[PDB]
Context: bound to proteins that are not shown
Molecule: mRNA
RNA sequence: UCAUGUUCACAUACACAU
RNA sequence: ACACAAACGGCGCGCG
DNA sequence: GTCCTATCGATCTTCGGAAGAGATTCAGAG
DNA sequence: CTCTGAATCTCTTCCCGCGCGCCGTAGGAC
Numbered sequence: 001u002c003a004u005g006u007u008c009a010c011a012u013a014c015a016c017a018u
Numbered sequence: 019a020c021a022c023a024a025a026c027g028g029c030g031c032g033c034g
Numbered sequence: 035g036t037c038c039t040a041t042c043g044a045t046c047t048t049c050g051g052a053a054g055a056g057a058t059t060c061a062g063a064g
Numbered sequence: 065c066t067c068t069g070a071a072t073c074t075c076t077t078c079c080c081g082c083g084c085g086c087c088g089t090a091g092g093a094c
């Protein structure tokens, strides 16, 4: 002294057990 | 959904 | 087989309880 | 002629507990 990183995309009110 | 635990009369036998 | 309605509105409920008391039924008479 | 005696009828009462056991509307009509 030392830049950059394609697009979209991630669990929700308990209305019960022969 | 919560809460909700056996019923009344004869006939007898027996115990005390 | 289930539902509804009724009982002896054409018999016979038991004699082997005693008691004890009352309600209710009858004597001998004034 | 019905008044106190007695006479027949019904009603009411019959220990305390306890444990089992069972048994528990019918008949008729649609």
Base pairs, nucleotide, nucleotide: 026088027087028086029085030084031083032082033081034080035094036093037092038091039090040089051078052077053076054075055074056073057072058071059070060069061068062067063066064065